[PDB]
C1' cells in the first nucleotide's frame, strides 16, 4: 500500500 | 465485510 | 428492488 | 477479515  | 454517505433508474 | 461511485473501520 |  494492493487485490477481495 | 460492518455501519453510513452520494448520483442514477 | 437495481447500478455506480465513495467515508470510517 | 484474508491473502499478497
Nucleotide at each position: 500500500g494492493g487485490u477481495a | 465485510u460492518g455501519c453510513g454517505g452520494u448520483a442514477c433508474c | 428492488g437495481g447500478u455506480a461511485c465513495u467515508g470510517c473501520g | 477479515u484474508a491473502c499478497c
Solved structure of RNA, 26 nucleotides shown. Released in 2023, the model rests on X-ray diffraction data to a resolution of 1.2 angstroms. Crystallisation conditions: Magnesium sulfate, TRIS HCl, Ammonium sulfate. Primary citation: Mair et al., Nucleic Acids Res. (2022), "Towards a comprehensive understanding of RNA deamination: synthesis and properties of xanthosine-modified RNA". The PDB entry is titled "Duplex RNA containing Xanthosine-Cytosine base pairs".